Annotation
Primary citation: Lerman et al., Rna (2011), "NMR structure of a 4 x 4 nucleotide RNA internal loop from an R2 retrotransposon: Identification of a three purine-purine sheared pair motif and comparison to MC-SYM predictions". An RNA: 22 nucleotides with solved positions.

[PDB]
RNA sequence: GUGAAGCCCGU
RNA sequence: CGGAGGACACU
Numbered sequence: 001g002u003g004a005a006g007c008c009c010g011u
Numbered sequence: 012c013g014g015a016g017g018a019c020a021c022u
Stems, first nucleotide, its partner, number of pairs: 001021003008014003
Other pairs, nucleotide, nucleotide, family: 004018tHS005017tHS006016tHS007015cWW
């Protein structure tokens, strides 16, 4: 510098 | 599909 889970909300 | 997020990987 870039991508991004758990967790949470709407649909 | 949209909002919120940074365990983790690469650099």

The entry is an ensemble of 10 models. Method: solution-state NMR. The entry became public in 2011. Entry title: Structure of a 4X4 Nucleotide RNA Internal Loop from an R2 Retrotransposon.